[PDB]
This is an experimental structure of RNA, with 76 nucleotides shown. It was solved by X-ray diffraction to 1.85 angstrom. Protein in the same entry: Core protein P19. The PDB entry is titled "Crystal structure of p19 complexed with 19-bp small interfering RNA". Ye et al. published it in Nature in 2003: "Recognition of small interfering RNA by a viral suppressor of RNA".
Context: bound to proteins that are not shown
């Protein structure tokens, strides 16, 4: 530098529901 | 504008293993 | 503007595995 | 540097519903 994976968080796109 | 849900992708952090 | 959720993608951080 | 997996978060797109 790279590969696969998990967790958390985040972003964007499409869709829908709620004020 | 706010909240939530579904689908798809990217990115950051931590952890695992390896090339 | 905001809320909850799903899918795909992405980002970052920590950890581990493989070359 | 490359590939993968686990955990956590953010962001984008599309879809659902509502405030």
């Nucleotide at each position: 530098c790279g590969u696969a994976c998990g967790c958390g968080g985040a972003a964007u796109a499409c869709u829908u529901c709620g004020a | 504008u706010c909240g939530a849900a579904g689908u798809a992708u990217u990115c950051c952090g931590c952890g695992u293993a390896c090339g």